Shown are 47 nucleotides from a PDB entry: RNA (TELOMERASE RNA P2B-P3 PSEUDOKNOT). Kim et al. published it in J.Mol.Biol. in 2008: "Solution Structure and Dynamics of the Wild-type Pseudoknot of Human Telomerase RNA". Method: solution NMR. The entry became public in 2008. The PDB entry is titled "Solution structure of the RDC-refined P2B-P3 pseudoknot from human telomerase RNA (delta U177)". The entry is an ensemble of 20 models.
RNA sequence: GGGCUGUUUUUCUCGCUGACUUUCAGCCCCAAACAAAAAAGUCAGCA
Numbered sequence: 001g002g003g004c005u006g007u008u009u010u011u012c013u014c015g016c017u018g019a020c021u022u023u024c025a026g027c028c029c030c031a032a033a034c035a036a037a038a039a040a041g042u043c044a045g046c047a
Stems, first nucleotide, its partner, number of pairs: 001029006015046009
C1' cells in the first nucleotide's frame, strides 16, 4: 500500500446442521502458494 489461498466452527429459527460478506490468518512484492480454526450477522433446511 495491496495483493495470493483460504477453510473448519459459532448463533443457526429466535433449538441443531450448511452457505455467504467479514474478522482473522499463513504468505507474496521478478512473486504471489497450498492449506486450517474460531467468532459474528442472519438466513436456506429437519424430527